Overview: Solved structure of RNA (P-tRNA) from Pyrococcus furiosus, 76 nucleotides shown. Armache et al. published it in Nucleic Acids Res. in 2013: "Promiscuous behaviour of archaeal ribosomal proteins: Implications for eukaryotic ribosome evolution". Lineage of the source: Archaea > Methanobacteriati > Methanobacteriota > Thermococci > Pyrococcus furiosus. The entry has 63 different proteins, among them 30S ribosomal protein S9P, 50S ribosomal protein L30P and 50S ribosomal protein L18P. The entry is indexed under archaea, archaeal, ribosomal, 70S, kink-turn, protein synthesis, RNA, RIBOSOME.
[PDB]
RNA sequence: GCCGCCGUAGCUUAGCUGGUGGAGCGCCGGACUGUUAAUCCGGCGGUCCCCGGUUCGAAUCCGGGCGGCGGCGCCA
Repeated sequence: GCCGCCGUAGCUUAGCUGGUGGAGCGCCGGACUGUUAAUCCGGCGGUCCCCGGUUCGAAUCCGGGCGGCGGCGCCA
């Protein structure tokens, strides 16, 4: 410089025909417990990476951009 593929709750990952949004983890408030751990109820935050576009509406589909993953970088 080329050709694929990501980013989604604080983290890691499911997911999408364009009308959606979770799980485990952390964390927070109660509760067992003597205290605590483990355990046990109650929760919440996601412009679903940036930035264009089409649409009646894009987290999803195309343009572009950024960082991260592989594969060629050669017989000459």
The PDB entry is titled "Promiscuous behavior of proteins in archaeal ribosomes revealed by cryo-EM: implications for evolution of eukaryotic ribosomes". It holds a match to the Rfam family "tRNA". On this family, see Hou, Trends Biochem Sci 1993: "The tertiary structure of tRNA and the development of the genetic code". The family has 954 seed sequences and 5,335,975 matches in Rfam 15.1. Rfam classes the family as a transfer RNA. Its family is annotated with triplet codon-amino acid adaptor activity in the Gene Ontology. Released in 2014, the model rests on cryo-EM data to a resolution of 6.6 A.